Keywords: RIBOSOMAL RNA, TERTIARY STRUCTUR, E RNA-PROTEIN INTERACTION, MINOR GROOVE BINDING, ANTIBIOTIC BINDING, RIBOSOME. An RNA structure (58 NUCLEOTIDE RIBOSOMAL RNA DOMAIN), in which 58 nucleotides are resolved. It was solved by X-ray diffraction to 2.8 angstrom. The work is reported in "Crystal structure of a conserved ribosomal protein-RNA complex" (Conn et al., Science, 1999). It comes from the structure "CRYSTAL STRUCTURE OF A CONSERVED RIBOSOMAL PROTEIN-RNA COMPLEX". Crystallisation conditions: PEG 600, MAGNESIUM ACETATE, COBALT HEXAMINE CHLORIDE, SODIUM CACODYLATE, KCL, pH 6.50, VAPOR DIFFUSION, SITTING DROP, temperature 310.00K.
RNA sequence: GCCAGGAUGUAGGCUUAGAAGCAGCCAUCAUUUAAAGAAAGCGUAAUAGCUCACUGGU
Numbered sequence: 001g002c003c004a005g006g007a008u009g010u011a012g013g014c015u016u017a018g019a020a021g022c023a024g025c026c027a028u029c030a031u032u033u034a035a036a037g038a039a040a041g042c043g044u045a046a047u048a049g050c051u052c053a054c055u056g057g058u
C1' cells in the first nucleotide's frame, strides 16, 4: 500500500423546531473485544453515508 473489522447501552445527559459521535453546554463512563474515541474530518434538515483513530491479514 491493499483486504477486512471499526462494534454494544446509546440518539450519554442537557439544550434545541431538529440536536443521533460531529450548532452549543455538561461530562466523557461502561460493555463485548484482536481492536474500535460518548469520536478526529466530510456529509445530512435532523437522520443516513463516507473516512480517521485502534485491531487483524497480507
Base pairs, nucleotide, nucleotide: 001058002057003056004055005054007031008030009029012026013025014024037052040051041050042049
Sample source: RNA SYNTHESIZED BY IN VITRO TRANSCRIPTION USING T7 RNA POLYMERASE.
It holds a match to the Rfam family "Bacterial large subunit ribosomal RNA".